[PDB]
Context: bound to proteins that are not shown
DNA sequence: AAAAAAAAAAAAAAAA
C1' cells in the first nucleotide's frame, strides 16, 4: 500500500518466586 | 523454567 474490521500466528518485556 | 499482566510484528479474510 482506497480501506476500515475482526482473528490467528508467533514473539517478547517487566514484576515477583526458586 | 514456570505463572500472569501486557507488549509488537506480521499474515490471512471480509466487508466498509
Nucleotide at each position: 500500500u482506497u480501506u476500515u474490521u475482526u482473528u490467528u500466528u508467533u514473539u517478547u518485556u517487566u514484576u515477583u518466586u526458586u
Solved structure of RNA with a sequence from Maribacter polysiphoniae, together with DNA, 34 nucleotides shown. The work is reported in "Activation mechanism of a short argonaute-TIR prokaryotic immune system" (Ni et al., Sci Adv, 2023). The entry also contains TIR domain-containing protein and Piwi domain-containing protein, not shown here. Entry title: cryoEM structure of SPARTA complex pre-NAD cleavage. Released in 2023, the model rests on cryo-EM data to a resolution of 3.22 A.